[PDB]
RNA sequence: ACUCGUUUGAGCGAGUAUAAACAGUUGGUUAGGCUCAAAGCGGAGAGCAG
RNA sequence: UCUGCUCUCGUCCAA
Numbered sequence: 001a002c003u004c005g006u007u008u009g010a011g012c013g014a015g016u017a018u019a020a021a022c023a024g025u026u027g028g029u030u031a032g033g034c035u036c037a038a039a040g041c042g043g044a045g046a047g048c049a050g
Numbered sequence: 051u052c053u054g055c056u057c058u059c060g061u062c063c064a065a
Base pairs, nucleotide, nucleotide: 002015003014004013005012006039007038008037009036010035011034025065026064027063028062033041043059044058045057046056047055048054049053050052
Other pairs, nucleotide, nucleotide, family: 002017tWS003019cHS004020cHS004021cWS005024tSS013021cWS013023cSS014020tWS015019tWS021023cHS024034tSS029061cWW030032tHS031043cSS032042cWS033040tWS040041cHS040060tWS
C1' cells in the first nucleotide's frame, strides 16, 4: 500500500479489475446521495438572461 | 423544454 459509496481527510462498508451495492447500527423522516469535519459536485429555494 | 450566470440552505429526528 488497490478500486468504489459526489470532492478532501477520518471512519464504516464492499469488491478484485470491475464500480457496482440486500453492505455501510436500527427505526422513522427528507428532494437530499452510508457517518463526521469542511466543501458545495448533485439536489432544494430565490433572482436574472437566451 | 433546454442552457448559462448571482445569492442563501447544505436532509433531519429519536434510540
Keywords: Self-cleaving ribozymes, transesterification reaction, pre-catalytic state, pentavalent transition state analog, cyclophosphate product, RNA. Solved structure of RNA with a sequence from Escherichia coli, 65 nucleotides shown. The structure was determined by X-ray crystallography at 2.8 angstrom resolution and released in 2019. Teplova et al. published it in Angew.Chem.Int.Ed.Engl. in 2020: "Crucial Roles of Two Hydrated Mg2+Ions in Reaction Catalysis of the Pistol Ribozyme". Rfam match: Pistol ribozyme. Rfam links the family to the GO term catalytic activity. It comes from the structure "Pistol ribozyme transition-state analog vanadate".